[PDB]
Context: bound to proteins that are not shown
RNA sequence: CAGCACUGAUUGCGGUCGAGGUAGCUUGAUG
Numbered sequence: 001c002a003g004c005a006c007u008g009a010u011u012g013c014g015g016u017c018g019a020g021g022u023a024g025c026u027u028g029a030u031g
C1' cells in the first nucleotide's frame, strides 16, 4: 500500500520501490 481471503485476517498469498546476482535468485524499504 494493485488485489484475493485459499492455511490460523491480534495474518498468509501476493504487489510497488531499492540494492545485491552466474543465474533457472536473496532481501532493505515498504498496508
Stems, first nucleotide, its partner, number of pairs: 003013003015030006
Other pairs, nucleotide, nucleotide, family: 002014tWS003031cWH006012tHS014031tWW021023tHS023024tHS